[PDB]
Context: bound to proteins that are not shown
RNA sequence: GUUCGAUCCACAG
RNA sequence: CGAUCCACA
Numbered sequence: 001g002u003u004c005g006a007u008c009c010a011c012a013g
Numbered sequence: 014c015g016a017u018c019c020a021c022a
Stems, first nucleotide, its partner, number of pairs: 005018004
C1' cells in the first nucleotide's frame, strides 16, 4: 500500500 | 473528508 461494513472525528481543562 | 477497529486481495 487498494474494496463496503463498525466507531469516532477527539489538542485531552 | 481523516484516523482507529473489523473482514477480503
Solved structure of RNA, 22 nucleotides shown. The entry also contains tRNA pseudouridine synthase B, Ribosome biogenesis protein Nop10 and Small nucleolar rnp gar1-like protein, not shown here. The 2011 paper behind the entry is "Structural and functional evidence of high specificity of Cbf5 for ACA trinucleotide". Released in 2010, the model rests on X-ray diffraction data to a resolution of 2.8 angstrom. Crystallisation conditions: 120 mM magnesium acetate tetrahydrate, 50 mM MES PH 5.6, 20% 2-Methyl-2,4-pentanediol, VAPOR DIFFUSION, HANGING DROP, temperature 303K. Entry title: Cbf5-Nop10-Gar1 complex binding with 17mer RNA containing ACA trinucleotide.